The RNA (RIBONUCLEASE P RNA) from Bacillus subtilis has 120 modelled nucleotides.
The entry is indexed under Ribonuclease P RNA, P RNA, S-domain, RNA.
The 2003 paper behind the entry is "Crystal structure of the specificity domain of Ribonuclease P".
The structure was determined by X-ray crystallography at 3.15 angstroms resolution and released in 2003.
The depositors describe the entry as "Crystal structure of the specificity domain of Ribonuclease P RNA".
Ions in the entry include magnesium and lead(II).

[PDB]
RNA sequence: GCGAGCCUAGCGAAGUCAUAAGCUAGGGCAGUCUUUAGAGGCUGACGGCAGGAAAAA
RNA sequence: GAGUAUCCUUGAAAGUGCCACAGUGACGAAGUCUC
RNA sequence: GAGAGUGGAACGCGGUAAACCCCUCGCA
Numbered sequence: 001g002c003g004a005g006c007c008u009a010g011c012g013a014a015g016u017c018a019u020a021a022g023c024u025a026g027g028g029c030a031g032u033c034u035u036u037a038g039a040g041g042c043u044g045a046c047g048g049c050a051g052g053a054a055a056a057a
Numbered sequence: 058g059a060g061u062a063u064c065c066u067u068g069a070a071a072g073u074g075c076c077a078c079a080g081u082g083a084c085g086a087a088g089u090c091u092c
Numbered sequence: 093g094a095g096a097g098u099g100g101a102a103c104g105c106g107g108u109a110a111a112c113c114c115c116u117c118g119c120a
Stems, first nucleotide, its partner, number of pairs: 001119005006027006028046001029044005047114002050066004072112002074108003089096002092093001
Other pairs, nucleotide, nucleotide, family: 012021tHS013019tWH015018tWS034039tHS035037tHS047070tSS049111tWH054060tWS054062tHS054086tHH057058tHS067071tWW068070tHS069115cSS076083tWS076101tWS079083tWH079098cSS079102cWW080082tHS080097cSS080102tWS081088cWS081097cWH082085cWS082087cSS082097cWH083084cHS084104cWW085087cWS085103cWH091094cWW102103cHS109112cHS
C1' cells in the first nucleotide's frame, strides 16, 4: 500500500495447526419497509473522539 | 493569566481537527445580556 | 435555578474518524 472491525457457536485460503475476507445460525443495538400497534422483512463504515485534577511569573 | 500549562486514572487504541453567514462562545470543567 | 438573544444544532454519555489519525488483524 489494499482490506476487516457488536456478542456467541460452526464452517472457512489444500495455510488439513493458528489465522482472514467470506458464508451460516442464535442474540443485543441503532435505522428502516409493513402494521392500529404488531409478528415480521430489510440495511448497518455497530474498534477508538473516555473520566478527573490543576499553576504560575 | 487559564480551567491554559501541565499532572492523573481506565483502555488494545481516546493525539490533531472541523460545526460557514450567524452567535460572546460549536465542546473548551468552553458561554454575552437578565433576575 | 428561570429566561431571552444567536443557530437547524449551545455542552446533552454533543456531532463527524465515507475528518486526519490511533488500536487490533488478514493479504502484498
It holds a match to the Rfam family "Bacterial RNase P class B". Crystallisation conditions: isopropanol, strontium chloride, magnesium chloride, spermine, MES, pH 6.0, VAPOR DIFFUSION, HANGING DROP, temperature 303K.